[PDB]
Context: one part of a larger RNA, bound to proteins that are not shown
Molecule: LSU-alpha, nucleotides 3 to 458; srRNA2, nucleotides 1 to 183; 5.8S rRNA, nucleotides 92 to 258
Organism: Leishmania donovani
C1' cells in the first nucleotide's frame, strides 16, 4: 500500500415516544388515628408521587416439605388460626407456616456447563405457484463459537 | 410409519354470527240488568228479578243539558310443546309484537380418523 | 470418562422488613468461599460427630387466582331508590355557571290530551288581554298545561 | 211592623222561605269642672341706728321703702344680632361689539338695609286662705297642792292643702241654649 | 264606627303528595374481547333546501360503498317513481 | 334510488406522543417530483 | 394564436432524536 | 457487501 480492533457519517428495512391504569407488577412512601398524654408501636411495609404491561399479572418445574406407614412444580378455597406459635413502652396491638377436604391439571422444557461433533448455523439475494423449518449461490455476520447428540422419564450414534 | 404446527393449492360437514319462521273470538248498547240472587260441593246446561219514578246545592216548581275508548260484566267458544311479564284510548293467553321445532345465507380464523386428498420436508 | 452457573453464597458494620426469636427477606461497603467423602436447608447462637431432604447464583409455560372508581360486543336479573330519592348528571351534564390557576360545579320529569281536535269566527282594547263563541267526556286538561296539598293573601257572608 | 240587601261551588227563569241590616237622631256655639299637673324663691341698700346691750372694745332686729341674683310666662316699641327682599349703591375679573342693560364665579365680594325672627344684649309681669307639726301658752285633773294634757282650748313654719294658673266629661255633663229632622 | 280578631263558601299566591319510569346502584354470565408514528386519547374549527345546542359526520361532512330489510323520512318544503339497479 | 339496521370497500380539514423549523405568527424552510403562468422567447 | 416559460403563486412526498439490522 | 477517522495494533 492493504488489514484488523475501536469510533463516525449516510443511504436501506423497522422499531422505543403518547392514551389507558379497576386488578397486576417494581420502587418510593407518609401524617390523622389507637396506646385514653407521647417518643419505639400502632394506623401502614396503606394513601400521595414515579416507573411497567397484560387479558389476567406475579409464580412455578424443588438447593421444597417434614421427621412420617413419609410427601412431591406453581396459584388458588376450606382449615390450619384471631393461634397453650410467636413479635410488642410483653402495653395499646400484631400474627403466619407444614400437615389434612378440595379447585384445576395431557405440565412441563432450553440454553451454559461437561464429552463428541466443528459451520450442518444466520441474514441477503434466487429459484421453485412459496420473503418454504426447501434447493442453489454468497468474506456477508460469525470460530472471542451459531448449530447438531445424550444426560438419570437416561442408559449408543448412520 | 406417521404430519394439516413445515411451504404451496384445491375440498366437506360443523359449532359460532347474521337473516326468516305458529296457536284461538264473537254476541248483549249505554245515567240506571254491559246488573245481580239462589249461602261449602251438586242442583245450576234450571228458577226468580229492579228501592236508580235517577243526581245536578236554601226549598219547591218548570223547561234546559250531561256521561270518550270496552284491556270491564254477563254470556257462549277457541289455542296451548306457545300462561312470557312488551304494545294498545280501561285490568288482554285469542287486537300486535314476542313466545319454538326449524329454515336460508357464510372472507381467514375454530373444531370433527391430530377432518381429507394432492406437490415438495422433515421425521420412530 | 468428564463436568453441571462466582465479587455468587456467606460473613462483618449499618439501615430497612417480617410472626421470624444471638437477627424471615433485602440493600449499601468492607470481606469473600468451597468444589478430594462438596455446598444448602432441617425456626437458641458456638464448637463437633453422624441423620433426612435438596443441588442455588440462567430462562420460557396453560388452567384453576384479581378486576376494590377501566374499556369493549353481548344477555341475565334485584325482598334496591322513585324526581329534595338514586350517579354529580332521567333533560342539548361533567352542561350552564365561578375561579388569573390548580380546579368548583348547579338547577331542571317538556306528564296538555285517546287523538292538536293546540280555541275558527264577532267583540272592546295600540298592544297585553277581557267578553262571546267553538274543540273535548274534563278547558278549574288552553301551554309552566295530571292530581294542585301546607303556609300566606284576597272576595261575599256572618260571628 | 216598615225599608234595604243577600242566600256565592253544576244551566235558565219562577216562586216560597229564611238570614243580616236601618228604622233617630243631626249639626253649631255659650260654659260647669271630677281629676292630673302646680312656681315663685334668695339677697342687697334706705330706715330704724351709732340705738337696744355693754366698762369698753363693739353692734342688731321688725312694720316700711327701693332696687337685684336665680328661676318662670311671655314680647318685639326701643337698642342689638341676623338679610336669599339677592332692596338700593359700590366694586373685582370674565362675557354678550362699546355705551345702556346685565350676565357668570353654586348667594363675587363690599357698605348700608325694611319685614320677620331674636337677646338677662332689649322690655313687660309673677298673688290669697286654712289645716298642722315643733314650740309657747290657757283652762285642768289625775293627785285636797302642783301640772300646756288626761279630756277640752289658743297661738302657729319656706312643710302639707285648697284658692290663682296649665289639660279638662273614659268624671261618658238628666249643665245651658241655637236650627232641621223623628216621635 | 275605622282598623284588627274568628269561621263559612269561593278564589289567588305555592308546588308538597300520589299514581307514572327508555334513569341509577349492585349482583352475575358469554368471548377467536384491549389502544398508537400505518399518526392513538384529548383539543379547534367546519358540514344539512331550511340547522343555535345535541347526536352523526369530515372538502366524497347529517353522509359514499356492500349485504340483509322491503316502502318510508316527516315540523316544512323537496324527490326516480315499485321490481330493487 | 325509500327507510332503517348491520359490514367486509372508500373518504377521514387544523392539531396532539407529535416528529423539517417555530408559535398568542393559518409563519418560513432544505430536497424531490407536479400543476398554474395575460411578461419574454417562439407560430 | 398554439409551445414553452424567468420571479411570484400553488400541491404531494422525504426530512425529530435515540436505538437495532444492514450496504 | 458504500465513504472515511486515530503518534490503537500490524505489513
Nucleotide at each position: 500500500a492493504g488489514a484488523c480492533c475501536u469510533g463516525a457519517g449516510u443511504g436501506u428495512g423497522g422499531c422505543a415516544g403518547g392514551a389507558c391504569u379497576a386488578c397486576c407488577c417494581g420502587c418510593c412512601g407518609a401524617a390523622c388515628u389507637u396506646a385514653a398524654g407521647c417518643a419505639u408501636a400502632u394506623u401502614a411495609c396503606u394513601c400521595a408521587g414515579c416507573g411497567g404491561a397484560g387479558g389476567a399479572a406475579a409464580a412455578g418445574a424443588a438447593a421444597a416439605c417434614a421427621a412420617c406407614c413419609g410427601u412431591g412444580a406453581u396459584u388458588c378455597u376450606c382449615u390450619c388460626a384471631g393461634u397453650g406459635a410467636g413479635c410488642g413502652g410483653c402495653g395499646a396491638g400484631c400474627g403466619a407456616a407444614g400437615a389434612g377436604g378440595g379447585a384445576a391439571c395431557g405440565a412441563a422444557c432450553u440454553c451454559g456447563u461437561u464429552g463428541c461433533c466443528g459451520a450442518a448455523u444466520c441474514g441477503g439475494g434466487u429459484c421453485u405457484u412459496a420473503c418454504a423449518a426447501g434447493g442453489c449461490c454468497u468474506u456477508g455476520a460469525g470460530u472471542u463459537g451459531u448449530g447438531g447428540c445424550a444426560c438419570a422419564a437416561a442408559u449408543a450414534u448412520c | 410409519u406417521g404430519g394439516u404446527u413445515g411451504g404451496u393449492g384445491c375440498a366437506g360437514g360443523a359449532g359460532u354470527g347474521g337473516c326468516g319462521a305458529a296457536a284461538u273470538u264473537c254476541a248483549a248498547g249505554c245515567g240506571c240488568a254491559a246488573a245481580g240472587c239462589a249461602a261449602a260441593c251438586c242442583c245450576g246446561u234450571u228458577g226468580c228479578u229492579g228501592a236508580a219514578u235517577a243526581c245536578a246545592a236554601c226549598c219547591c216548581u218548570u223547561c234546559a243539558u250531561g256521561u270518550g275508548a270496552g284491556u270491564a260484566u254477563u254470556g257462549a267458544g277457541c289455542c296451548a310443546a306457545a300462561g312470557a311479564a312488551g304494545g294498545u284510548g280501561u285490568u288482554a293467553g285469542c287486537c300486535c309484537a314476542u313466545u319454538g321445532a326449524g329454515c336460508c345465507a357464510u372472507a381467514a380464523a375454530c373444531c370433527u380418523g391430530a377432518g381429507c386428498g394432492c406437490c415438495u420436508c422433515a421425521u420412530g | 470418562a468428564a463436568g453441571c452457573g462466582a465479587g455468587u453464597a456467606g460473613c462483618a458494620c449499618u439501615g430497612u422488613u417480617u410472626g421470624g426469636g444471638a437477627a424471615u427477606g433485602c440493600a449499601g461497603u468492607g470481606u469473600c468461599a468451597a468444589g478430594u467423602u462438596g455446598g444448602c436447608a432441617g425456626g437458641u447462637a458456638u464448637u463437633u460427630g453422624u441423620c433426612u431432604g435438596c443441588c442455588a447464583a440462567a430462562g420460557u409455560u396453560a388452567a384453576a387466582u384479581a378486576c376494590a372508581g377501566a374499556g369493549u360486543a353481548g344477555g341475565a336479573a334485584g325482598a334496591c331508590c322513585g324526581a329534595u330519592a338514586g350517579c354529580g348528571a332521567a333533560c342539548a351534564a361533567g352542561u350552564a355557571g365561578c375561579g388569573u390557576g390548580a380546579g368548583c360545579g348547579a338547577a331542571a320529569g317538556u306528564u296538555u290530551g285517546a287523538a292538536a281536535a293546540g280555541c275558527a269566527c264577532u267583540u272592546u282594547g295600540g298592544a297585553a288581554a277581557g267578553a262571546g263563541a267553538g274543540u273535548g267526556a274534563a278547558a278549574u286538561a288552553g301551554a309552566a298545561c295530571c292530581u294542585g296539598a301546607a303556609g300566606u293573601c284576597g272576595u261575599g257572608a256572618c260571628a | 211592623g216598615u225599608g234595604a240587601g243577600a242566600u256565592u261551588g253544576u244551566g235558565a227563569a219562577g216562586g216560597g222561605a229564611u238570614c243580616u241590616c236601618g228604622c233617630a237622631g243631626g249639626u253649631a256655639u255659650c260654659g260647669u269642672g271630677a281629676g292630673g299637673g302646680a312656681a315663685g324663691u334668695a339677697u342687697g341698700g334706705g330706715g330704724u341706728a351709732g340705738u337696744a346691750c355693754g366698762a369698753g372694745a363693739g353692734g342688731a332686729a321688725c312694720u316700711c321703702c327701693c332696687a337685684u341674683g336665680c328661676c318662670g310666662u311671655g314680647c318685639c316699641u326701643c337698642u342689638a344680632g341676623u338679610u336669599u327682599c339677592u332692596g338700593g349703591g359700590g366694586u373685582u375679573u370674565g362675557u354678550c361689539g362699546a355705551a345702556c342693560g346685565g350676565c357668570a364665579a353654586g348667594u363675587g365680594c363690599c357698605c348700608c338695609g325694611a319685614a320677620g325672627c331674636c337677646a338677662u344684649c332689649g322690655c313687660a309681669c309673677g298673688g290669697u286662705g286654712g289645716u298642722u307639726c315643733u314650740c309657747g301658752g290657757c283652762u285642768g285633773a289625775a293627785c285636797g297642792c302642783c301640772u300646756c294634757u288626761a279630756a277640752g282650748c289658743c297661738a302657729g313654719a319656706a312643710g302639707c292643702c285648697a284658692a290663682u294658673c296649665c289639660c279638662a266629661u273614659g268624671u261618658c255633663c238628666a249643665g245651658a241654649u241655637g236650627c232641621c229632622c223623628a216621635c | 264606627a275605622a282598623c284588627g280578631u274568628g269561621u263559612c263558601g269561593c278564589g289567588a299566591u305555592g308546588g308538597a303528595u300520589g299514581a307514572c319510569u327508555u334513569g341509577g346502584c349492585u349482583u352475575c354470565c358469554u368471548a377467536u374481547u384491549u389502544c398508537g408514528u400505518u399518526g392513538a386519547a384529548g383539543a379547534a374549527c367546519g358540514c344539512a333546501g331550511c340547522a343555535a345546542a345535541g347526536u352523526g359526520c369530515g372538502a366524497u361532512a347529517a353522509g359514499u360503498g356492500g349485504u340483509a330489510u322491503c316502502a318510508a323520512u316527516u315540523g316544512c318544503a323537496g324527490a326516480a317513481u315499485c321490481a330493487u339497479u | 334510488a325509500a327507510u332503517u339496521g348491520c359490514c367486509c370497500a372508500a373518504u377521514c380539514u387544523u392539531u396532539g406522543a407529535a416528529c423539517g423549523c417555530a408559535a398568542a405568527c393559518g409563519g418560513c424552510g432544505c430536497a424531490u417530483g407536479g400543476g398554474a403562468g395575460a411578461a419574454g422567447c417562439u407560430c | 394564436g398554439a409551445g414553452c416559460c424567468a420571479u411570484c403563486c400553488c400541491c404531494g412526498u422525504g426530512c425529530a432524536u435515540g436505538c437495532c439490522a444492514c450496504a | 457487501u458504500c465513504u472515511c477517522a486515530g503518534u490503537g495494533u500490524c505489513g